[PDB]
Context: bound to proteins that are not shown
RNA sequence: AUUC
RNA sequence: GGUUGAUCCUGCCGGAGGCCACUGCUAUGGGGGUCCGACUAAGCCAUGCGAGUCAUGGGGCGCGC
RNA sequence: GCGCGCACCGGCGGACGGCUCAGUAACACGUCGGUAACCUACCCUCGGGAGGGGGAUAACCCCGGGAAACUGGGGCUAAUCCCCCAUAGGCCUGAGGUACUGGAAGGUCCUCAGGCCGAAAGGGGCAU
RNA sequence: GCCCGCCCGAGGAUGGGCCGGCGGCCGAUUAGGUAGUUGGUGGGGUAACGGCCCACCAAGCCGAAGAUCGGUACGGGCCAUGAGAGUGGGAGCCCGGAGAUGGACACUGAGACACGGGUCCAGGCCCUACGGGGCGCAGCAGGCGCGAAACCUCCGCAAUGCGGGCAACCGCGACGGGGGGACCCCCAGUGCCGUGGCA
RNA sequence: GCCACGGCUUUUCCGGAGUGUAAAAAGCUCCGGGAAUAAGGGCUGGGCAAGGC
RNA sequence: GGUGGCAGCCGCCGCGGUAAUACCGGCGGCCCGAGUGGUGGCCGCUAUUAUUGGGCCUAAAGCGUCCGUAGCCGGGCCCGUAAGUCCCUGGCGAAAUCCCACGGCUCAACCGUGGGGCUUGCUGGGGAUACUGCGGGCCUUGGGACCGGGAGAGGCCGGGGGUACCCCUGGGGUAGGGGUGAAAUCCUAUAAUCCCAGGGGGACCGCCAGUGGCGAAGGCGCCCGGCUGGAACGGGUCCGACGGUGAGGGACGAAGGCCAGGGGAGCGAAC
RNA sequence: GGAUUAGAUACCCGGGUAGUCCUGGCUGUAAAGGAUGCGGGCUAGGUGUCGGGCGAGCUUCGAGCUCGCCCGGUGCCGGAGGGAAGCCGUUAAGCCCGCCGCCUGGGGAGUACGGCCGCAAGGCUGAAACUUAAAGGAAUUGGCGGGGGAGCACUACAAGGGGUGGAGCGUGCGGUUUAAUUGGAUUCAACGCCGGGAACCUCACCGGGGGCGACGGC
RNA sequence: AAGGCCAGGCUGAAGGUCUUGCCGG
RNA sequence: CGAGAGGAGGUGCAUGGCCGCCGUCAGCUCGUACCGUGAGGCGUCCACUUAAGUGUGGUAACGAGCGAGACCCGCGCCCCCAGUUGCCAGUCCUCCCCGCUGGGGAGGAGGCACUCUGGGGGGACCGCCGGCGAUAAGCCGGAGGAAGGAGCGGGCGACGGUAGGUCAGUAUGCCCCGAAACCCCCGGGCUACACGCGCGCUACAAUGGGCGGGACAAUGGGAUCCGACCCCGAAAGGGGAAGGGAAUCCCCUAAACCCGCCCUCAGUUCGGAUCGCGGGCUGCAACUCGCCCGCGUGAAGCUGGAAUCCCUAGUACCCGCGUGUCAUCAUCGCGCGGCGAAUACGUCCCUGCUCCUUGCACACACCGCCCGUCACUCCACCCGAGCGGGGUCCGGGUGAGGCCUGGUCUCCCUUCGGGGAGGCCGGGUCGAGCCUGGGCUCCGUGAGGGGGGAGAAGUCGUAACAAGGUAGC
RNA sequence: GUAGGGGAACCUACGGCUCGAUC
Repeated sequence: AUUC
Repeated sequence: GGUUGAUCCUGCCGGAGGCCACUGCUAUGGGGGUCCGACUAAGCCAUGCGAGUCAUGGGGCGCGC
Repeated sequence: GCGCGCACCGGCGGACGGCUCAGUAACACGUCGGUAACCUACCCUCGGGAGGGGGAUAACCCCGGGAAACUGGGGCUAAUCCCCCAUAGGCCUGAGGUACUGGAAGGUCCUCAGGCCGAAAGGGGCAU
Repeated sequence: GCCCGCCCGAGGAUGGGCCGGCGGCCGAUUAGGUAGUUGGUGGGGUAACGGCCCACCAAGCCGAAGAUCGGUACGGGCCAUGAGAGUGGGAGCCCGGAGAUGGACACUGAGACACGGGUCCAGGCCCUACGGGGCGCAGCAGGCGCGAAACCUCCGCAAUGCGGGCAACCGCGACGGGGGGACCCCCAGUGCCGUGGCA
Repeated sequence: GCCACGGCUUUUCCGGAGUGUAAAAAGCUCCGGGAAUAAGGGCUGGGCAAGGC
Repeated sequence: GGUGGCAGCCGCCGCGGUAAUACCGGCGGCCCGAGUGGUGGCCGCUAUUAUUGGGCCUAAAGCGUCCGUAGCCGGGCCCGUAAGUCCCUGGCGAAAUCCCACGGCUCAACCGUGGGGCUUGCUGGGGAUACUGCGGGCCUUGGGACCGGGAGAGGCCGGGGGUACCCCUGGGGUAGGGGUGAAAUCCUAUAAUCCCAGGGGGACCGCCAGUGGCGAAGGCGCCCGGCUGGAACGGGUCCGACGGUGAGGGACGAAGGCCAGGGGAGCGAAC
Repeated sequence: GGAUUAGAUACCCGGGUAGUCCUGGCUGUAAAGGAUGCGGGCUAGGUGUCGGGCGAGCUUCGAGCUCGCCCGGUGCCGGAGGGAAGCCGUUAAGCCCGCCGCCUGGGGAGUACGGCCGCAAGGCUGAAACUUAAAGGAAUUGGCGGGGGAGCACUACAAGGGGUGGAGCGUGCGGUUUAAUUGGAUUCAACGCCGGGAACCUCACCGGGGGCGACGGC
Repeated sequence: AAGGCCAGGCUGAAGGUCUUGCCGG
Repeated sequence: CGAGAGGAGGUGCAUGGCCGCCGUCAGCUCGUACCGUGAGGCGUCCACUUAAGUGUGGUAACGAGCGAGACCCGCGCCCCCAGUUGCCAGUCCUCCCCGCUGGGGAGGAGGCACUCUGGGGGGACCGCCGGCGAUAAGCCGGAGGAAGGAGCGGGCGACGGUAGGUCAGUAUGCCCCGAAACCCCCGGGCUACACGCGCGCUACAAUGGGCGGGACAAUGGGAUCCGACCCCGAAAGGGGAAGGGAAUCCCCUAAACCCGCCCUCAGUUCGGAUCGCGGGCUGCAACUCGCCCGCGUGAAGCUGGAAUCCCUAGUACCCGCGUGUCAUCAUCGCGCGGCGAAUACGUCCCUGCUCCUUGCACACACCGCCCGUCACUCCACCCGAGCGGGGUCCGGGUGAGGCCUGGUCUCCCUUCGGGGAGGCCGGGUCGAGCCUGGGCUCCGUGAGGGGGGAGAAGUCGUAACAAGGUAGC
Repeated sequence: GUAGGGGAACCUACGGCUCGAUC
C1' cells in the first nucleotide's frame, strides 16, 4: 500500500 | 507456501489485516461514552417498591390556639 | 371564633413514562401527496350566556355476619354529587336567495316550512 | 372591583383515524388460484369513504414480467468491511409497528377492548378452620433453572421533565448519583542524570 | 542492556487541610514523607522478525 | 541437558526412526506490550460470481441439428413531438451518526457554534433538442421475390438390369476335402471337393471414385423415366428495413432395442 | 461342440437362434467430434481444386485444350499477430458491434427421494450427509517396449574340436552335530576366494591358569 | 615400600601362590 | 578410586585408501553465438566410413578439452661394436680305439669364424600392381618379402555410477570392554558327517597295461642354502665332502615318443579306493592331525538323460617341469617348454550390449505403476410388513361466557309519566375450549435387505499404460 | 452408444471415433  | 526427477499452466487449500462474541495466562492510575440474560427458556419464584394530587369543591372527628 | 392532622364524598390524572421483539412478507415500514369522507379532554382567540325547582346517599350513630377475601339492616346529613322544567342551541328533510372561501361546493350565510334531541356550578376566594 | 372556575357557538392548535402513487428477502423437486370472490343497483351500520355487512343483477379478479403456496424475518435512520465498484448485518440511541401466561369478550371514559383494572375456557402455582378465596417477575433490585455466555434485594427528588394544584408545594425503581465487570475510546505510569567496568 | 558509586524528581504510593457534592465519594489546590508501590503473553525449520548453543 | 517412528509437534508444507537448529526443558534472542494468545462468525484476500472485471479445441464448460413465440439488439435522409436525457429555479427528504474549521474541559477523547455532505429519491414550474422513443413522409446498400443458361451420390415413386454367393435336378470322375501356428470337430464311398448344362431364391451395386460433390444435421453411389426441395453465378428486373438472436414450445434425428404383419441367401449376440 | 491353456466361462476352428430386408408404428439415444454456438465489419498473402461468368490464345472445330481475372464453395502452407504450450493464423483459437446456452477443486453422483413422458427397455430433471490435498493439461530430460532401423561380441550363434552332468577320491560351500566345530563372501561379479597347503604359533573359538593402573592426589 | 629367591605344599607344571626365612628401601 | 595405553570388539548404511562390474565400452564436458516464457536444445545431427565422437563431405553454428590413438615392454629379420665365467668350425701338438690307414673320439694350446649374450641403428608405409568404392576418406586380392594389412602378444583402463567388497592389512569418527572383549603360556577345535552343490584328479582299456632297452627342453632358484664325487642301504633314506655368493658349481640325461617280448576284448595282466604288519624323515611335540618306502588286500566303475562349458593358430587338445607358500607337506595359483590340429573368413536366429528415431498413466525408473471381486474392522446414508410423537391450515358436532333483543318474578325511585338493578325462560351474534373425520412438515424407532467411504497388513486372477502380449474408447 | 452373457476385473455382436502404431 488499487500488494502478494 | 503447497501437485514434478526438473518446467510452464489451470485450479482449490492455507498464511498474512480488520470488527463482533466466548475463553487461557496476566494486570498500576485517571477521564469520556448511546456497554453488561438479545443468541439458549415471550422459562419459574419470595420479599418490598414502581401513580398521585387538591382546605381557593363538601361534611365530619380529633389535636391545639 | 385561627391553625395542624385522620379517613370519607367529589374533581382531574391513572390510555404517558418504562420493558420486550413472540407474531407479522403486510399500505407493516419509508418517501411524496390527499380527506370537499372524520373525531379530538387539557390550550389560544373572538362572539355570547349563567333563569326556576327537586332528591338521594358515604362518612357518623345503634346492631352485626365470616377463618379470611369480603359483606347485611336500621337512623342522620352536605356539595363544583344526581335529576326535572324552560329558554338558547344541535340534527334531518323540502322549497327558494345568492353574502363567503376555494383550483373546484348547497360546505358556510339569508328566508320560509314540517318535525325530533336538548345546556349551564353565578360555584368559590378576596375585598368594598 | 379583581383572581380561580361553569355552558353554547365559530375557527385554530395538539393528538390521532382513513385513502392513494412510487420503493424494499429466498424457493418451480410450489402452476393454475378465487365464490362475498370482481363489479353494479338499492339499503344498513360507522366518527367517517368503503363487500365493512345485507337483498337483487351479472361474470368478472389475479397469474411464466412468477399468481397461489411454503420458508425465513419486526421495518427504517444506521452499522461492519473494502481503493472503489460492491458484499454482509440490522439487540443497546431516535422515529414508527406489535405484545403483556395462551385465546377470546366487554364496562367506564375525549381517548382502552386497557402495561400496576374486569368476565370466561385452557393451562400451572399458592392460602384455607375444606365451606371458600387468591396470583402470572417481556417495570426495578434479588434468587432458581437453561445454557459457552451477562452487575447492588444501594442513595435522592438537588438538576431534566411529567401529573395534580391560583399558588406555595407534593410525588415519581422515569431521571440523576454512586457500587460491581479485562465492554468501546482518550491521556499517562512502572524512574532520570553523571562516573568506573563490560557489552 | 547490566553491578556499583554519587546525586535529582514524585506523575503514581502512603498520610493530612480546604474546595467540590442533595449528602458523600472521586477529581482539583496546597502540605509532609519517600526510588520507595507497580510486566507480561506468545514465538524462535520455511512462509515470517528472531540460536546451527 | 534429556528422550528416542514410542512419547510428542503440525492452520498448510512437513519434523521425529539414537549426532533432533522442527519434541521436553535451560540459557539467550525477536514481536507486541497492560495486554498478549486460543476457538467460532461477517468482510477482505478472491478478476474463486466477473456492470466496472472471468472463462467454455486439448485443463470444469457450445444443447445432436434446425424452425420459430415473448423479450433483448437493430441501416441512411427530412418534418413534428417532447416520454426518456441535460441545465436553471421553487417545495420536501426529523434529530443523532459522517468531513472541515473555530471555541470550552491541562491537550485529547467529549461538548458547543457555523459550513458542507447523507437520506439510493419525490414533486411544481421555465428552457434545450444531439442521442433514444412515438408519429408522418422518402431511400436502396441488408433481406425477400422473379427471369435466364448451367452443376450436383439432395428426396420420393415406378420400370429394367449386373456380377458374385446358397440350394435343387441331370452329366462326368473317384479318394479325399476343409481348416490351422500345428491339430481336431465337420462334409464325404446314401459318390464329397472339382468341371459342365439348367432351374429357382434373398441380399448388395465392385473398378472408374478423388486431397471430389449435394444436404440443417443424421446421412446420400447400377441404368432409364415421372413428381418434388434447396443453393451458386449472371442481372440499370420487382418490394422497399420486411432484419439478428431466440427462454418456453415444436420438427427431424446412426446403430441397437420393442409392437403387429410378412420374409430369410450370407453373416451372426445367446447357445 | 473341438482345440489351446497351470486354469479358459476368451482370443483360433466348425455349426447356429434372435437380428440384419419389406410394410406400418414406438423408443429419442452416440468419440451424434471441426471434442471449436449463430450473424455483421476490419487486420499480407502464396499455391491447389469444384461450379458459374468474362477476356485472350490453340484447335482433331468437340458440351474440346491452355493461361489470366471476378464471384462463391472446399483444402494445404505461411509473415505480422495471438496463445500455457501443442498450435491457430481473412474457412482465427486476433480487434470491435450483438443475442442465446453452459462452467465455478477432486469424489460421493449422474446416485437417493419426488415429478413428467414411455408397451417395456429406458429418457429428461436432480440433492445432501460424509470424505480428500490435490485431481487435471501441455511440453522437457531419462529409463523401458513381446515398436522400427543401423551395428557389435566364441564369458552369443552358425561350421567344427574337446568336454562337464553318470562312478571313486581331493578341495571349498550349504546343512547337521559339537565345549567349540571362529568369522567374511550367495546369479553373472560367492564356493582351490580372503594369496585361507591352520600339528604348537597363526587365532579371532572352547576348557583351565597367570600378568596388567601412563599422568594425577587418600 | 613394590619386588628376587634355597627347600617343601596346592598345582597339568610353575616364588603363580601357602610354611621357611634371607635379601632388596 | 577416574582416566590413558591397548582391542582380529560393533557399524563398509559415518569415512579415507585400494579392488571388482557397466567396459578395452566410445563415450563425457566447456567458451562465445543462436533457438525457446521456461525446464532445456544446438554443437555431439545427415551421407559414406573405421577396432574407435576414428575420418571425408553437408548443415545456426564457430572453436577448444578429457578419453581412443599417441606412449612403454617383449617376439620374430638384417648391420656396427664388443669375446668372459659363454662358443670350438679352420689351424698346430700329444694320447686312445676299429675292419679293410680309411675313419672316429679325448685333452691343451691357440682363436671370436658359428651359436649366444647386450648396447646402438635399419626395416612395413595399402608403398607397387589389379580390381570395388563420390574422382574424397577407404575395402578385397597378387607378387615381392623375415614379417602384410593398428605385423604378433601384453602394460597404462576417461567423465561418471553402482549405499557392490574390504574397520579381520595398516589409518580413522562415534559406541563398547580395565584386572576385562587388553597381554602371555598349556591342552583341544577350524580336519567333526545320514545329505545337496561348484571346481577338479584318476578311470571305465588295444587310438591299450607291463618288463627290458633307445632318445630329446625351457623357464627360474640357490649360506647353515644348492650340493656334484666316493662309500653304506632292497627302497625310502644315512655318513663324508670338492666347488659355488652365481654366463664359472648345483638343482637337471623330463614325460608323452621309438624298438622287442608277454597279455587279445575279459570286471581281465583294466581300475585302483579301503584295511593289516613292518621300515624312515622333518620337528620342542606327529593319537586327535603330517609326508615317503616294502609285502599283502583288491570296492564302485563296460562311454554317461534333461541340460550345459571352453576354444579361430604355434591357438585348442595331450605331456611333463620350475617357482610361490615352506622346519616338514601340492590333485592349487603364477609361469615354462615338448608334440601339435578341425572348421569360418559369416550373421543377428538364440543370449546380451551401443546408437538414432517413435510411444508411454513409469522417475526408489517394467524385479515399475495399477484394477476389481470375496473375506476383517470403523463411520455416515437409503429401502422396508409396519409401530410411535410433536408442530401447523378446513369442514362438522357440542358449546363457556359476554353484547343485542322478547315476556315475565322480585326490589328501589318519583309528580302522575315512566325510570334503574337483578333472577327466570327463548331467539340472534362474536366466540374460547372439548370431540371427530381431514392436509403438510419435522422427528424417533423397525425383522430383514442395499449401496458408499476410510483402514501398517487376508485371498483370486492381471482388465489398462509399450502394437501392454486379442489396438484402445 | 445399445443389447445379450460371465466368480471378479471382464467377453461377444451391430454401428461409430482416433484421444491408434508398423510396413
Molecule: 16S ribosomal RNA
Organism: Thermococcus kodakarensis (strain ATCC BAA-918 / JCM 12380 / KOD1)